[PDB]
Context: bound to proteins that are not shown
RNA sequence: AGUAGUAACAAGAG
RNA sequence: ACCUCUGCUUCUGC
Numbered sequence: 001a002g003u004a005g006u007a008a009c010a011a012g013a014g
Numbered sequence: 015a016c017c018u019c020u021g022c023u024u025c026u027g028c
Stems, first nucleotide, its partner, number of pairs: 002009002011020004
C1' cells in the first nucleotide's frame, strides 16, 4: 500500500 | 542471517 473498522492483520515463537 | 516449531490454544460463555 492493501484488508479492514471502535482493533487488528500486514507472520508469530525459539 | 542459518536452523527448528506453529497456523483456533494467553482470545468463542450460558